[PDB]
Context: one part of a larger RNA, bound to proteins that are not shown
RNA sequence: UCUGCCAGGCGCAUAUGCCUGGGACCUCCGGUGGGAAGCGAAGACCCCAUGGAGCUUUACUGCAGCCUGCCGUUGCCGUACGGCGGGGGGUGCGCAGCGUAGGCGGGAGGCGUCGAAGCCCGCCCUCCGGGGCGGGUGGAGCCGCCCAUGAGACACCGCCCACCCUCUGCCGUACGGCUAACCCGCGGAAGCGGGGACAGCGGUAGGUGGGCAGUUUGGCUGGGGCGGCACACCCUCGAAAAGGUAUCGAGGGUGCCCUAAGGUCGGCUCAGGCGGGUCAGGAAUCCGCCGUAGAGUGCAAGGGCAAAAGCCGGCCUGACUGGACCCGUAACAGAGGCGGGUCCAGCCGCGAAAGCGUGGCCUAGCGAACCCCUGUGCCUCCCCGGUGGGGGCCAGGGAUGACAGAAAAGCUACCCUGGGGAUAACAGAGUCGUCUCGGGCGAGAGCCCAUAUCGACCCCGAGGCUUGCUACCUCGCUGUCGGCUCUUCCCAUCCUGGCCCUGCAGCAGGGGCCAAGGGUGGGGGUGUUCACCCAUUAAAGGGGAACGUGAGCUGGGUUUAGACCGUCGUGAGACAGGUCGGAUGCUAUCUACCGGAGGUGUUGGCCGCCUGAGGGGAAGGCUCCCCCAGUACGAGAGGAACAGGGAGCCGCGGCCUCUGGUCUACCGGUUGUCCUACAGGGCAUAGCCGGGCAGCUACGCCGCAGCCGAUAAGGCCUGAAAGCAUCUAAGGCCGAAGCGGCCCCCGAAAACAGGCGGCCAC
RNA sequence: CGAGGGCCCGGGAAGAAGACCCGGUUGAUGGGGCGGGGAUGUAAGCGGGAAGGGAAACCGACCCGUUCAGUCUGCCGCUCCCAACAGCCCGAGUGCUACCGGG
Numbered sequence: 001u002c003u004g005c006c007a008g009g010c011g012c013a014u015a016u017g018c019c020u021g022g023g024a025c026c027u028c029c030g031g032u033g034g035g036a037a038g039c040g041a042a043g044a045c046c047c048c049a050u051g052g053a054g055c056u057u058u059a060c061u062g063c064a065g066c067c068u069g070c071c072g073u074u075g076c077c078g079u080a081c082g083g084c085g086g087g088g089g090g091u092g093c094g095c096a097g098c099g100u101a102g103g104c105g106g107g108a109g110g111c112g113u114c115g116a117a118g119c120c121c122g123c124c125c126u127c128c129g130g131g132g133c134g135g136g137u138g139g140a141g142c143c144g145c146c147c148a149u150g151a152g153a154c155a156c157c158g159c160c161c162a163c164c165c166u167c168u169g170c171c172g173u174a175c176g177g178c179u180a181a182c183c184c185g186c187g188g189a190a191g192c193g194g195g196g197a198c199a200g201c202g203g204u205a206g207g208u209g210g211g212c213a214g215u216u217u218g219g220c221u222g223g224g225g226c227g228g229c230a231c232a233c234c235c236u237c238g239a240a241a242a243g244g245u246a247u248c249g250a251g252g253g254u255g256c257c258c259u260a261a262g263g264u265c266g267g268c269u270c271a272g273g274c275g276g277g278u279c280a281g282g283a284a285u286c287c288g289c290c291g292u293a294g295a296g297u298g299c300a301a302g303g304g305c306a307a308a309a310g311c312c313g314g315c316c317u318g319a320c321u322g323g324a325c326c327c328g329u330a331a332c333a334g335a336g337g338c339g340g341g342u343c344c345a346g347c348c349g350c351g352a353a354a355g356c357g358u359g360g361c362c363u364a365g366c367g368a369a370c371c372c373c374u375g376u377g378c379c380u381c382c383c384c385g386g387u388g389g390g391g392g393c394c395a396g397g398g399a400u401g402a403c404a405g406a407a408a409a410g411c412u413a414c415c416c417u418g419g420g421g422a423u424a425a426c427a428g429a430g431u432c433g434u435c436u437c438g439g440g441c442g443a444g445a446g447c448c449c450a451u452a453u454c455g456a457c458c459c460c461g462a463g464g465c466u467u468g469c470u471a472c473c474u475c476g477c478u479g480u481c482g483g484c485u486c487u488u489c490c491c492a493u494c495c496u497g498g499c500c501c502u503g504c505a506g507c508a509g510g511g512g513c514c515a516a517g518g519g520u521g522g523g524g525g526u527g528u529u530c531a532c533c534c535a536u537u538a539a540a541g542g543g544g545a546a547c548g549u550g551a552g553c554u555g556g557g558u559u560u561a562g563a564c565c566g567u568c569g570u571g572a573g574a575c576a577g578g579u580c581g582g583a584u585g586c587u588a589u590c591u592a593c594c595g596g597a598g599g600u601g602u603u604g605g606c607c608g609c610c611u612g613a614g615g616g617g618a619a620g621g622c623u624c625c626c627c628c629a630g631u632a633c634g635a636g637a638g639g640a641a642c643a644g645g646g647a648g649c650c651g652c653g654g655c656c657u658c659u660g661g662u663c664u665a666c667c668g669g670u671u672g673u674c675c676u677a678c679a680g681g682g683c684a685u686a687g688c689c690g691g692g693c694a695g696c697u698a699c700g701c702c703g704c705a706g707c708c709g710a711u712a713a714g715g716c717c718u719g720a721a722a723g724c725a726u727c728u729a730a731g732g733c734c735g736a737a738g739c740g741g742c743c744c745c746c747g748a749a750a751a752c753a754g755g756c757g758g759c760c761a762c
Numbered sequence: 763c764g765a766g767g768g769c770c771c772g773g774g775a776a777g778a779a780g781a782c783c784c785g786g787u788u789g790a791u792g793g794g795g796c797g798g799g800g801a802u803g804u805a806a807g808c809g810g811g812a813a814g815g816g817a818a819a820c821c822g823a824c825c826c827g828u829u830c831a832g833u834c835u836g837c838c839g840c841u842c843c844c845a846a847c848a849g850c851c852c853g854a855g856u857g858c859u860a861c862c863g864g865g
Stems, first nucleotide, its partner, number of pairs: 002017001005022005025599008034591003038586002046420004051416002053412004059215005065208009075178010086167001090164001092161001102160005109143003120135003124132002182195005218231001219229002227248001232254006255403001256298001257360002262316007272290005297304001299365001301363003318347001320346010348357003371398005377393005428472001430469002433467001435463006444454002480557002482554003486548001487545005494519003497514006522534003562580004566575003604760007614746004620650007633638001651704005659698004666691005671684005693836001706742004714734004766852004771785004791845003794841005799835004807828005814821002
């Protein structure tokens, strides 16, 4: 989409259409809304996408704005200063020393009219250490090769170092002033006044900078998130005696260290135990024997190894250069990079030699493109040739642990798009650790006595109404909790009927069996279910039906959008925290039920009276009072029962005489206004108020049997098996508010689709 | 032709439409008239009073009498005074063979 009954089952796990059964004569009207996981919308979950948007910031990268330097516009007059460009007079308590020896090359000698040591006024630098020094009576000496000294000369000539110093030479910086560029104002403009080479304008350089943009913000994951990185590797198990084999599977380790712990040659043999000696445990040194490796090995685990692969020594650097073919990572079956194996040559080491050596006894110890640095020798750069510089080939190195390798932080409850039951919340489905309900044995407790009652520790189960686990169904089915309303089912029994045991005197209690026909209520605080409390009560049992029931109502709760407090957070914001507020749609297509009609059939048609298959029923259920009786029972106190008499509560079915309510029939009273007042009327909710028959109604009144059968638990008879005994095995008697009947309602479509009297017709 | 049914007509004790029930001149079904029972509360008119006012004729809410009145009746009875007149539709007829109990 076509269609459209049920129960149980099967089925992608809640079927009008399938299996097995049960029912159903057809059409129509008015109603209610159970199902069709009914129609419709938008309304306000969760996961994914190398999808988006808005917001934030000490996420990444950028742009404006702001601060600042330099260049230009940009000119005049001065001071101070700084590099230098040149000189300069001077300027050196290492330590002793004729004492303040500064570095050097030469230099044993220069100075003395190329007139001085011996003396005297004045000024500067410095560690007044002690010198340089202008003149100046004075009128011919001073050194050292001389010694000490880690560096020896104020004997000499040069090139130099540590502080500073004016002149001119360039350029500067900082400041001060000026006016003529530029700026501001007032003015038609000429100008005037104020500022001023600054600012502003142009160019460049750095900083600050969510003010404004673009982006990123990983993955696995018994949903996601936090957690954790067993996100690249090695060993043992899992792993199924070849190979291979996964999980947020079990147990552990590495991301190094060593010039020796590497290569080779030689020699030797370990741990422990025992017996001998000094010693507190004694760590260990000494002697002998036994001793298959229990020791040791650079490092985990597993493997391997004894004239060694271990211990003790000696010489060495194969921890090398150039090359080839193989295996593994990655079986079978594809691979870049990484790792390992077998060799050829070269040059070397140990060794008498044979031989061994391409790091570590084997298996862990790390890494693409592009770019860069180093070594090495060659090729090359635009007509040719040089120089500086650049490019290429080979080798080594610098890193991406998210380890076959992006440069990288968050919020959304204002949210959007595309999708998903590959994936959570919920109903279903599965399971039952947990839970609830039981049982076996018997530790024992109970004056003593296992089991009147209570029953440990161990062991066996039922249910799926408690919570969890899983992820089969459903991502625009309906997502809602609680309450109101309405129907039905179970028993795992609180009361009501009947029985058994007792640590049952009576009244009562405790524990059990049959029994689900009837009852199980009213209130207070809270959104509550539940739980708690109050007064009554025979008792005031609990569960199931999509935690029954929103195309039936409600909307208090359930943190959509607004807002406040606390806490967390740089912040935007958040809270499996609290508080105030906050849209509830529907003309019934099919079936289903409640009631009302029209047809056909029932072998001719019509009127009336009956039967009564079958279906439905709670039509009844319960309490108190009097009496039995102050009796039985009992030490007392207390305190029953059978039968018999009365009243009520709940439920059911009817009726209007009585009583009440309504009575927009009717009668009366009265306000405002209009019809002129009178009389009689309209409007204002029937204008409002009072009364009110019939009718409808309850707050009024009437009615609702207890007998007969068969049974349950239980109580008995007869009676074997099993000479006795025994409620049982065969047989019999009793025995419940429960089952059936009587009684009430529907009922010839009761498919044997009826019976009877009468009428017409054939 | 045809027993019988339905519509139509006057009604209600029944009723959402349908259905049900009663009556139709051999008649009291609805209405009218005359009476009964009821509901409310004593009508209009006329007359007589009224607290007080006024020169006075007169005004005056309201009270008493006539008057258990007047108004009303989705109840009863009696009475043919009016209307239940006139009609219109549906309606069973046939046999075969197997017979059944008597022809």